[PDB]
Context: one part of a larger RNA, bound to proteins that are not shown
RNA sequence: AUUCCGGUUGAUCCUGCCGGAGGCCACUGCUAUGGGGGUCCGACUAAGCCAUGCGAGUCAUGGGGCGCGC
RNA sequence: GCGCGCACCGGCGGACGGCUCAGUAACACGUCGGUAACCUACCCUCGGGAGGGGGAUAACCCCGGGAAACUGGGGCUAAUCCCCCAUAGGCCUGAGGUACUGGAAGGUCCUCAGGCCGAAAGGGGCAU
RNA sequence: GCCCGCCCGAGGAUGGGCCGGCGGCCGAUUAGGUAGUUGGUGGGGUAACGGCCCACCAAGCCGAAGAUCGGUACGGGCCAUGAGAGUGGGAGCCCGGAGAUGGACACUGAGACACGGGUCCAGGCCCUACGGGGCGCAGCAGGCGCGAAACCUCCGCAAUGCGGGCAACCGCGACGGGGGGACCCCCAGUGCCGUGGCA
RNA sequence: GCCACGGCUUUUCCGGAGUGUAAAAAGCUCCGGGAAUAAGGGCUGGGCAAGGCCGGUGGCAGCCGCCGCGGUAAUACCGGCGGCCCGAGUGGUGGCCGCUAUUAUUGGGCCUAAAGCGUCCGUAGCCGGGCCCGUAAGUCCCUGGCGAAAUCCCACGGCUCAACCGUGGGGCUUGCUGGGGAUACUGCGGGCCUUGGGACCGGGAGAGGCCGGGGGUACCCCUGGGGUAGGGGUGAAAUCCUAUAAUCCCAGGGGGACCGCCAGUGGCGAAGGCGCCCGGCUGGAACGGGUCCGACGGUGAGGGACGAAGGCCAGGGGAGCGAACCGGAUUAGAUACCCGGGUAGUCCUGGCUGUAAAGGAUGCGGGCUAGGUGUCGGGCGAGCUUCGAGCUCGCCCGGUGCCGGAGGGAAGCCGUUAAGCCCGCCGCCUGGGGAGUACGGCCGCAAGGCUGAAACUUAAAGGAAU
Numbered sequence: 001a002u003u004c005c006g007g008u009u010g011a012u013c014c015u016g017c018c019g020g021a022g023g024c025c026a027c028u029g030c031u032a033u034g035g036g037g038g039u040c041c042g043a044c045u046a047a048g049c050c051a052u053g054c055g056a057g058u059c060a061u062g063g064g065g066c067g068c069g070c
Numbered sequence: 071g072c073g074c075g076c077a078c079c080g081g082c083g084g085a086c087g088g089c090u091c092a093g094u095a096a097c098a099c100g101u102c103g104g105u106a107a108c109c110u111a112c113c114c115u116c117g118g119g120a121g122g123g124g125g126a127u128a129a130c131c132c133c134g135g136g137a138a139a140c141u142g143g144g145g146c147u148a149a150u151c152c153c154c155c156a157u158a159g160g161c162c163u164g165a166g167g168u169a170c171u172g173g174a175a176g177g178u179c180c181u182c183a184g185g186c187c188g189a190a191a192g193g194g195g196c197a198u
Numbered sequence: 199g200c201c202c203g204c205c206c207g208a209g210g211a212u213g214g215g216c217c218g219g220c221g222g223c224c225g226a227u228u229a230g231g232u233a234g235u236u237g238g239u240g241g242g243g244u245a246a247c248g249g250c251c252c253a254c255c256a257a258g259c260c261g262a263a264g265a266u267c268g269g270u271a272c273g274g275g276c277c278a279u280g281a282g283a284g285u286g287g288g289a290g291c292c293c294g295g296a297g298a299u300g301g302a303c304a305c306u307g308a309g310a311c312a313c314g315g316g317u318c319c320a321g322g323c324c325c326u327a328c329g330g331g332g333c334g335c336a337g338c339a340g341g342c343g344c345g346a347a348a349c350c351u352c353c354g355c356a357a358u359g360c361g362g363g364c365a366a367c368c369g370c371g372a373c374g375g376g377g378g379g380a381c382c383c384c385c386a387g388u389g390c391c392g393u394g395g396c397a
Numbered sequence: 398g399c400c401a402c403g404g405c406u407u408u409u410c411c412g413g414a415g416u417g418u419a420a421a422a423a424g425c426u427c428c429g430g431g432a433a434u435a436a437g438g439g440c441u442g443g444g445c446a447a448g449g450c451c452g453g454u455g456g457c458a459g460c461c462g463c464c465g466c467g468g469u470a471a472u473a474c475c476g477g478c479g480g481c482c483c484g485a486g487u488g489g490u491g492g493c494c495g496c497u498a499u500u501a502u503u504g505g506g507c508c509u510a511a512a513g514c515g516u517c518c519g520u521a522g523c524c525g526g527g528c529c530c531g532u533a534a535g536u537c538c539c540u541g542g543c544g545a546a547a548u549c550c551c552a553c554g555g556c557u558c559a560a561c562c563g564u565g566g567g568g569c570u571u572g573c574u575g576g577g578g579a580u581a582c583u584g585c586g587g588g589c590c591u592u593g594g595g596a597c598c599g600g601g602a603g604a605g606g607c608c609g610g611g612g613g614u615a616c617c618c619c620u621g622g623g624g625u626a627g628g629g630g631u632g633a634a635a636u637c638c639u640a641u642a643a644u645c646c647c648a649g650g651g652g653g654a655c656c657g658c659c660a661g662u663g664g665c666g667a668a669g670g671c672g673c674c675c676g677g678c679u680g681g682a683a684c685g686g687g688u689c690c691g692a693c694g695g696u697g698a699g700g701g702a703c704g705a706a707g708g709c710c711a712g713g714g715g716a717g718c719g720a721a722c723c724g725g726a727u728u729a730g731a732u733a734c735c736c737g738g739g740u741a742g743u744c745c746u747g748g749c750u751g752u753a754a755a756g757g758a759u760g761c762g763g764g765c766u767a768g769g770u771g772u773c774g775g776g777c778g779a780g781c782u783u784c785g786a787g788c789u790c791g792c793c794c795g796g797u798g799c800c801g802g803a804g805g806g807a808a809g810c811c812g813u814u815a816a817g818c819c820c821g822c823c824g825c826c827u828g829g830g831g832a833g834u835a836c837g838g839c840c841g842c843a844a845g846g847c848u849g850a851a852a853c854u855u856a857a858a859g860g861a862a863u
Base pairs, nucleotide, nucleotide: 004020005019006018007017010863012861013860014859022494023493024492025491026490027489028488029487030486033386034385035384036383037382038381040379041378042344048342049341050340052339053338054337057082058081059080062079063078066075067074068073069072070071089297090296091295099221100220101219102218103217104216105215108214109213113210114209115208116207117206118205119204121155122154123153124152125151130145131144132143133142134141135140159187160186161185162184163183164182165181166180167179169178170177193202194201195200196199223269224268225267230260231259232258235257236256237255238254239253240252241251242250272294273293274292275291276287277286278285279284299320300319301318302317303316322333323332324331325330350376352375353374354373358372359370360369361368362367389405390404391403392402393401394400395399396398410430411429412428413427414426415425416424437483438482439481440480441479442464443463448478450477451476452475453474459466460465505826506825507824508809509808513823515703516702517701518700522696523695524694526590527589528588529587530586531585532584534583535582536579537578538577539576540575541574542573543572549567550566551565552564553563554562555561593693594690595689596688597686598685599684605679606678607677608676609675610674611673612656613655616652617651618650619649620648621647622646623645627638628637664671665670707750708749709748710747711746712745713744717743718742722738723737724736725735760822761821762820763819764818765817768800769799770798771797772796773795774794775793776792777791778790779789780788781787804811805810828855829854830853837848838847839846840845
Other pairs, nucleotide, nucleotide, family: 008015tWH008858cWH009011tHS011862cWW014510tWS015858tWW016857tHS017856tWS020445tHS021496tWS031380tWH031485tWS036560tSS044347tWS045345cWS046343tSS047090cHS051340tHS051351tWW054371tHS056083tWS056086tWH058362tSS062149cSS063148cSS064077cWW065076cWW078128cSS079149tWS085307tHS085309cWW087313tHH087314tWW088298cWW092296tWS095270tWH097219tWH098222cWW106172tWS107216tWS107246cSS108245cSS110111cHS110212cWW119190tSS120203cWW126149tWH127148tWH128147tWH129146tHS136138tHS136139tHS137330tWS138330tWS150193cWS156190tWH157189tWH158188tHS171175tWH172174tHS175177tHS189205cSS191203tSS192193cHS226265tWH227836cWW228266cWW229261tWS229264tHS230265tSS234237cWH234254cWH235258tWS236258cSS238249cWH243248tHS244246tHS249254cWH275546tWS280283tHS282504cWH283502cWS283503cWS292545cWS297336tSS304315cWW305312tWH306310tWH307309tHS312315tHS321334cWH326329tWS338371cSS339351cSS349377cWS353419tWS354356cHS355372tWH357373tWS363365tHS363366tHS380485tWS384559cSS387435tSS388436cWH389432tHS406432tWH407409tHS407433tWH408433cWH409431cWW409434cWW417423tHS418421tHS431434cHS433435cWH436437cHS436484tWS438487tSS440447tWS444462cWH446481cSS454471tWH458467tHS458471tWW465473tWS500827tHS501827tWW506512tWS511826cSS516667cSS519699tHS520698tWH521697tHS526692tHS533534cHS533580tWS556560tWH580581cHS580582cHS591691tHS591692tWH593691tHS600683cWW601682cWW602681cWW603665tSS603680cWW604663cWH614654cWW615653cWW624644tHS625642tWS625643tWH626639tWS626640tWS627643tWS629636tHS631633tHS633726cWS634725cWS635725cSS635736tWS652716cSS653716tHS661672tWW666669tHS668703tWS704751tWS704755cWS705752tWH708843cWS709842cWS715716cHS719741tHS720740tWH721739tHS726734cWH728730tHS731733cHS750844tWS759816cWH766815tWW767801tHS782785tWS803812tHS810816tWS828857tWS831852tHS832851tHH833834cHS833849tWS834850tWH835849tHS841844tHS
């Protein structure tokens, strides 16, 4: 960087497939000092089952009464 | 009479916000257009109205029933709760006039007729 | 007299309903399909046009330019990759659609066939004095199970907004704030200087 | 890069005061202490960057994307010591893009490596000769109304810079729609043309096809005449025929199939395929043509027709040959090769099957890029002539071969009858096996034909040349 390299033969040129080398996503091994920003965290299998607590009130300038204080 | 607190009646809201991706190969989605074939509480503008009557019942008092969940009887009562009358108004049809918009009137406006439905809390507060 | 309110009419606004043209996966070891099906006349019903539904009169409609049937799947703005042409995906933010254990049916309201309202059936569970009664987290936390695979049973209405209220204000697991996590990105650190020595 | 000596700093760490905050916390200003408090993961034979050091083990244990190391001296296993890459990250397993011009519009291939339907006719579709007039559907330009925001690119500004946030300019939204203008190209409508194509006339060529009639040898059998002991066959033999007289020669009668040499390096046909002579009926092509029509064309999914041998059905026939089968030999064995017999079949009439190395292993049409030398047909012109439908030479058109320059190609080879450069249309291929298999369906009397996977497996299989 509008890129290549290894592998069929006693040696060669082809065809053709496999592999290496790059980036992104999910799971995971070992390891881990700090700050900032962001639209991240039971979506993949079970739209399977749920203990407990909360997630929607407000109006006395609509009405009558009741209790407490002057 | 005044000030605080509780529940009840009543009003508005609770049909938004929040969560998931099962179903759906469809006018479901996207874009351009149409409704002259339709509804719309809260909001804005303009034009108009608020007349006369009545009634019930929660809360409260006397009895309770039921394991609970829930719920019966009698008495008493108010409202921006409920009902009735009136007037305005809404809808259908028929016969005419052609005033409005628009590209174009089964539309709007005016006149006449026959019928159905049918409003409202002049309430609350401050004050003179 | 002023403030907040009630009813009617004409329009607008806000939010919806309905119609049309165009565009958008794979299969032929899926080839014929449709019988209110396609149209017309007249009606009913609806907020409204319409076989939406009905009575009568006809035989029409789609299809090898692939109908019908089956498979898979929420759609888009967008995302990953690549020099590009292109190939693939479309959970997280916004717009739209659908659903609330499975299925069906209604009341009230401007608006629902109603996620924290109602009625029945099926399938599960809980309390009971056995007479009867109650519940379904795909809301926030939290627990079981399935799995390779995913957080605290925390603080507040101070900001943005919504509902109610003349207002003052009240409430809101929306929203905001922290807690836990090798989520993504940006900026740094784990020493520097001098003399000598070795390499 | 590291050691000792001396010095400096405090992002980070420990502690404290303010501000910050709904309240806290983090953060930000300041004070004190102190080099303190903070590197790992993978690799080390070649792709591929870094050891040709020590020890241990010894085809065991182990490694390995792939190639490949290990069997007593291991640069490839294990450990240590060194070294390389990245670095608060670094390795493993699954998926997508790229790598891949291994899906090819840009931009792939089909003689021999995978791949041209057996051949032809034609439906839809795609592609279509030249000139004139018109229209303005496609197409191009200009302008109006739309394609939410966020996301993407650029600049400036605010948090220390940045990531982030804000202001403005472009883009994205694969596009839709209202008008105005243009007419080269395509389309649509109307006229004209003759080069491509079709029709017609003439004289010729040919194993093109069908029907009828007439023959030619050779082979097998039967009837007579002659003659007498072997004939046939093999590498060598035997089975077999033969005294009921064979093999051999002569005279006759009958039957079935095929048509020698001439014959070609030839011809006709869409392919398959087509050879005695005469006559009738019929298809197509080449040449010559101031004849006619006037673009009527190319290709062709789907559909159709033809289509060697063999096989099947029904009926006739049957000389030779000959699957099956019966014997004799060879052989270690012989279900074979050799020898002697022999059924179906090979022939005719009417049908089915629809297959081949059905091969130029090369789909069809049009235009261009040096030629040379042969041969068949037609025509023109020169000469010879035994005056013949005769012989030689050259030129034009069409077929059919061999060479070959430039050029092409992996090469063998091709090379105006391209396997080269351009304009078109159809069919097929995408590593080797499983497999042309299984399931399902259509055709067929059947045998069979056309269609056509997957699980799993494998590091190559294959071509040309040295």
This is an experimental structure of RNA (16S ribosomal RNA, nucleotides 1 to 870) from Thermococcus kodakarensis, with 863 nucleotides shown. It was solved by cryo-electron microscopy to 2.65 A. The entry also models zinc ions. It holds a match to the Rfam family "Archaeal small subunit ribosomal RNA". A reference for the family is Yusupov et al. (2001), "Crystal structure of the ribosome at 5.5 A resolution", Science. Its Rfam clan is "SSU clan". Its family is annotated with structural constituent of ribosome and ribosome in the Gene Ontology. Entry title: Cryo-EM Structure of T. kodakarensis 70S ribosome in TkNat10 deleted strain. Among the 62 different proteins in the entry, which are not shown, are 50S ribosomal protein L2, 30S ribosomal protein S12 and 50S ribosomal protein L44e.